Solved structure of RNA (60S ribosomal RNA, nucleotides 2360 to 2994) from Triticum aestivum, 635 nucleotides shown. The PDB entry is titled "Model of the small subunit RNA based on a 5.5 A cryo-EM map of Triticum aestivum translating 80S ribosome". The structure was determined by cryo-EM at 5.5 angstroms resolution and released in 2014. Among the 80 different proteins in the entry, which are not shown, are 40S ribosomal protein S4E, 60S ribosomal protein L22E and 40S ribosomal protein S25E. The sample was in a buffer at pH 7.5. Rfam match: Eukaryotic large subunit ribosomal RNA. For this family Rfam cites "Crystal structure of the ribosome at 5.5 A resolution" (Yusupov et al., Science, 2001). Clan: LSU clan. Gogala et al. published it in Nature in 2014: "Structures of the Sec61 complex engaged in nascent peptide translocation or membrane insertion". The entry is indexed under eukaryotic ribosome, homology modeling, de novo modeling, ribosomal RNA, rRNA, RNA expansion segments, RIBOSOME. Taxonomically the source falls in Triticum (Eukaryota, Euphyllophyta, Spermatophyta, Triticinae).
Context: one part of a larger RNA, bound to proteins that are not shown
RNA sequence: ACAGCCAAGGGAACGGGCUUGGCGGAAUCAGCGGGGAAAGAAGACCCUGUUGAGCUUGACUCUAGUCCGACUUUGUGAAAUGACUUGAGAGGUGUAGGAUAAGUGGGAGCCCUCACGGGCGCAAGUGAAAUACCACUACUUUUAACGUUAUUUUACUUAUUCCGUGGGUCGGAAGCGGGGCAUGCCCCUCCUUUUGGCUCCAAGGCCCGGUCUUACCGGGCCGAUCCGGGCGGAAGACAUUGUCAGGUGGGGAGUUUGGCUGGGGCGGCCAAUCUGUUAAAAGAUAACGCAGGUGUCCUAAGAUGAGCUCAACGAGAACAGAAAUCUCGUGUGGAACAAAAGGGUAAAAGCUCGUUUGAUUCUGAUUUCCAGUACGAAUACGAACCGUGAAAGCGUGGCCUAUCGAUCCUUUAGACUUCGGAGUUUGAAGCUAGAGGUGUCAGAAAAGUUACCACAGGGAUUACUGGCUUGUGGCAGCCAAGCGUUCAUAGCGACGUUGCUUUUUGAUCCUUCGAUGUCGGCUCUUCCUAUCAUUGCGAAGCAGAAUUCACCAAGUGUUGGAUUGUUCACCCACCAAUAGGGAACGUGAGCUGGGUUUAGACCGUCGUGAGACAGGUUAGUUUUACCCUACUGAU
Numbered sequence: 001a002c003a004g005c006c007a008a009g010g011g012a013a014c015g016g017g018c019u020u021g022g023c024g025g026a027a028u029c030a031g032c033g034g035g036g037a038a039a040g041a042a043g044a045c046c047c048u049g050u051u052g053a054g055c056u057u058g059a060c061u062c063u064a065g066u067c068c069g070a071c072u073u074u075g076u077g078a079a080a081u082g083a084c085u086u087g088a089g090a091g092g093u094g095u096a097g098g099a100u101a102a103g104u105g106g107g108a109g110c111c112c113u114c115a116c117g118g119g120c121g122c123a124a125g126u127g128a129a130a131u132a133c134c135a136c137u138a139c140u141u142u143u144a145a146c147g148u149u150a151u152u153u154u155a156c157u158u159a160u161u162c163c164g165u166g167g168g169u170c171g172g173a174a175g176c177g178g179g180g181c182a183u184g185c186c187c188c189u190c191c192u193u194u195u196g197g198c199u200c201c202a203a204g205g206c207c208c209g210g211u212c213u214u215a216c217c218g219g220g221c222c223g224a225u226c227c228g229g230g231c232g233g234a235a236g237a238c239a240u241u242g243u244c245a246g247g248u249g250g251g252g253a254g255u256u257u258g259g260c261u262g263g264g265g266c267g268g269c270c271a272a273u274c275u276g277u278u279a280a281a282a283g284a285u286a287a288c289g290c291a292g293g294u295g296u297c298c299u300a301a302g303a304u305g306a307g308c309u310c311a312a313c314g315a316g317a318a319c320a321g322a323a324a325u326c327u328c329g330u331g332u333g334g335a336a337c338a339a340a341a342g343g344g345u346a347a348a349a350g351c352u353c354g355u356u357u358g359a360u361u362c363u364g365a366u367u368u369c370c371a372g373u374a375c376g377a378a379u380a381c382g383a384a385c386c387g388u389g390a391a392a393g394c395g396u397g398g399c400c401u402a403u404c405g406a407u408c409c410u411u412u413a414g415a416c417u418u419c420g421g422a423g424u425u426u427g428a429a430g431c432u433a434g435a436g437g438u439g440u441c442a443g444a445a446a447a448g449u450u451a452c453c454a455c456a457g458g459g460a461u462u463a464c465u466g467g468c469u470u471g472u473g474g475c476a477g478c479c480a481a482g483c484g485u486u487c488a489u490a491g492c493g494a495c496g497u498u499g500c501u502u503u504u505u506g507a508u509c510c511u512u513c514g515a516u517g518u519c520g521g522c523u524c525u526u527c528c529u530a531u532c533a534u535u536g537c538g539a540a541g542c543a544g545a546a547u548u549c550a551c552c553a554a555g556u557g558u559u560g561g562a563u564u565g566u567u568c569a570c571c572c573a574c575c576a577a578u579a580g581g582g583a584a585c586g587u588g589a590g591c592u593g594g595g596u597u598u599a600g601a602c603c604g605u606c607g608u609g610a611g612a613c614a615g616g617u618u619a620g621u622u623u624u625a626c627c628c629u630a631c632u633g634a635u
Base pairs, nucleotide, nucleotide: 002016005022006021007020008019009018027635028634029633030632031631034629035628036627038624039623046458047457048456049455051454052453053450054449055448056447059255060254061253062252063251065248066247067246069244070243071242075156077154080151085145086144090140091139095128105134110119111118112117161234162233163232164231170228171227172226173225177192178191179190210221211220212219259269260268267288272294273293274292275291276290277289295441296338297398298397302356303355304354305353306352307351308350310334312330313329314328315327316326317325336345337344339403341401342400343399360384361383362382364381365379366378367377368376373442386395387394388393409436410435411434412433413432414431416430417429418428419427466510467508469506471505473501474500475499476498477497478496482492483491519594520592521591522590524586525583526582527581528580529579532557533556534555536551538549539548540547560572561571563569600618602616603615604613605612606611
Other pairs, nucleotide, nucleotide, family: 001017cWW004036cWS007019cWW010015tWH013466cSS032630tWS033625tWS036589cWH037512tWS043044cHS046263tSS050444tWW056609cSS057059cWH060250tHH064249tHS068245cWW072241cWW073240cWW075158tWS076155cWW079152cWW081150cWW083148cWW085144cWW088142cWW089141cWS092102cHS092138tHS095129cWW096101tWH096126cSS097130tWS101127tWS104135cWW107108cSS109120cWW109132tSS113117cWW125131tWH126130tWH127128tSS157236tWS157237tWH158236tSS158237tWS159236tHS160238tHS176193cWW176194cWS182189tWH207223tHS207224tHH208223tHS209222cWS213218cWW214217tHS214218cWS249251cHS250253cHH255446tWS256447cWH257448cWH259268tWW268270tHS269271cHS274340tWS275341tSS279286tHH280284tWW280285tWW292340cSS293402tSS297301tWS300357tWW300359tHH309348tWH311331tHS321324cWH333346tWS335348tWW336350cSS348350tHS358385cWH358395cSS363382cWS364380cWW369375cWW383396tWH405438tHS406438tWH407437tWH418420tWS438443cWS448610tSS450452cHS458461tWS461513tWS464512cWH465511cWW468507cWW470472tWS474503cHS480493tWS481493tHS483488tHS484490tHS487541tWW508510cWH512516cWS517622tWS518595cWW523587cWW531532cHS531533cHS531553tWS532554tWH533576cSS535552cWW537550cWW557576tWS557577tSS558579cWH559573cWW559574cWW562570cWW564568tWH565594cSS574578tWW575577tHS593622tHS596597tWS599620tHS601617cWW607609tHS625627cHS
């Protein structure tokens, strides 16, 4: 979907249909809640997805902001204190030599004079250099000039900044009072003033007046002091503001937070690897199979040669015993060869000595893993150059099997190329071969939580029913050593051992997650017997009688309460008896909704936190039958 009677069987492991039996009312109504794994809802749970989002933070990575500095902004200058040009000074500090021998041009002359004659060279002395004279010149060290230049401190009014107002009475001087100071000559160098005072009125017509032009009319000035356009203060090149720079920054942003896996988490690494075994005798060969190991260790424990022979035991040898050191015999490896394990190996690969540095340079092939790939590591050659040893030979690390790493980028070597309009030179970029490394190890750049959750899917997968299983659980046997005064077996029964059941629970993932309503109770049925009672019987350590055992038997009973959601449990109390099990862990469109198991919330523990809790505690929506069958009754 098409429909609608059951039973059992097998079957996607629970059928209306198939198979086999039983069956087999037309046409129907009122009812009903077993079934249609009825319907509503791409299971809210649970797993997965290289799917989200809310949240948290000691995630990854940034950032608003905030903080801090510099520079612009920014005008003015004090003096301190660093320093530079020049200019002028005191001087001139390496061994001997007193010392300017600091070092230079220069040097037989410089200087005063010249009858003449002196300072310093000339000489004396030392040694790398010897000294006059005019500039100059390190170094010890200082001063004017014009300032120059740089650190900080500090101050002014003009930027900026703050605040005050329907910019008001500012400032400075002088009028007028008057005081204090030495109050002296006034007393300046100063301090109060400068029309208002108890007394909930009131202060407005810039005022009456004075005075002048001006007949009155009408206008000035003064009454009510002058001068100053910087409103008036504060703050002041500070703050501020702008731009870079460092810090800080779940406050906010974006993003992420493995896989294997007998669900997945917890856990583990079976993640890249190695040894023996599993692996069923070629090969390949797995499991979260077995017993372990790997991120090292070594200038020899490498390379090569020669020499030597060991593990162990026996017999001997002052001290010395069980082990000291020394000797011989025997000694196939029972030792040693870095390490895990397993091989291998004896005039060695061991152990000892000697000489050594190939643990080297180049670039292929080859073997493994295997796509017959990269990479690593291995093999054996070539082409180089070396080493050892008498040499022949052997040597491309470690006796063999594990011990390791892309492109980018950097680094190192090669003296080569290129930097492009030409050169030169720095610098840079290339090519070839190394190093710095990704252990999720053929190589993303990554922390948590979600019961506030969301979505795509999944029975590839959980928790739940059923099915397989029956370790674990329950029930029933066999054997019979013992117990039971005696006496294995009335009743029991060790050490064992064979069954059955699903009345314990796991193991499993077979079935269902685009949906089979959990647990208990309330209620009601059917069945099962491994029978508690009763019916009728067989045993007895059954005298009576309690009582205990076994049989046929589910015909018929098998209880009420207290408490706990608990069935279970555990009491009370009755009793002939208060057996045990099943039916989607019988029983939610029959109920209840107390447990489990949402969203609120409290406490404790764990957690930095969010949250979590097989810990406690409370309050929290129970939808639809009228269809079809079943069954019940009606025609």